[PDB]
Molecule: ASPARTYL-TRNA
Organism: Escherichia coli
RNA sequence: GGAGCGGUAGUUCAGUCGGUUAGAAUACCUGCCUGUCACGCAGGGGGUCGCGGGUUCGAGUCCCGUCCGUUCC
Repeated sequence: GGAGCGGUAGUUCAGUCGGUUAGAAUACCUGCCUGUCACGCAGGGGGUCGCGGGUUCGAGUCCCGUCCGUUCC
C1' cells in the first nucleotide's frame, strides 16, 4: 500500500439469511458439599452489539464515513 477479514458479557464467541426477551461456554459472585486437584450441585450479577449518520414498518444484523484489530500478497 491492497484487499479481505473481524469488532456483540471479564474471555472466546453465537445471535441462523432484518423482526427469536442478546445467549452459550468459560470467568466472576452467592449457597451447599470434609480428599479435591478442570471437584460437584444449585442460583446470581455482568452488554456504549466500535463510534456517526443512513436504508428501512422493524437494525446487533444492510448501506456509507470513519476508528480499531487481523491475515496473504